[PDB]
Context: bound to proteins that are not shown
Molecule: srRNA4
Organism: Trypanosoma cruzi
RNA sequence: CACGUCCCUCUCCAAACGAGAGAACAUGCAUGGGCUGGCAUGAGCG
RNA sequence: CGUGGGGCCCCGAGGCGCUGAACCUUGAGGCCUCAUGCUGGGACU
Numbered sequence: 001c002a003c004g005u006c007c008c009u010c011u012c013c014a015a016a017c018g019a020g021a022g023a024a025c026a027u028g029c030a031u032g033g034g035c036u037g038g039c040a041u042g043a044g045c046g
Numbered sequence: 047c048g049u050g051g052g053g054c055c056c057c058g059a060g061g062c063g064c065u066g067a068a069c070c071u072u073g074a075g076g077c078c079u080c081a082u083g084c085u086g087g088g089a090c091u
Stems, first nucleotide, its partner, number of pairs: 004090005009023004028084005033078003037070002044064003047060001050057004
C1' cells in the first nucleotide's frame, strides 16, 4: 500500500465477557400515524 | 338519575350522557413505508 479484516457506531435470530448474526445512507434511527392487542369507559363539564 | 339533607335551587356517595372511552401498544428489541425527521473515523497488512 491493495483487497480486505477489525475497532468505534447501529441492529439483534447472539450474548457472562469474547464470539455470533447483521447494517454500513439502509425506513437505518427517531418520533408521529395506522394496525394488532391490553385494560375498561378518562378529564371535563352536563 | 340519586339515600337524604339545607333554604326553586344549592350539598350528595353512586349513576347517567358524550364514552369500547382514556391511556398504553416495542421497549431485552409487536406489525405497516404508512408520514415526516435526522443523518463515516480510527487499527491493521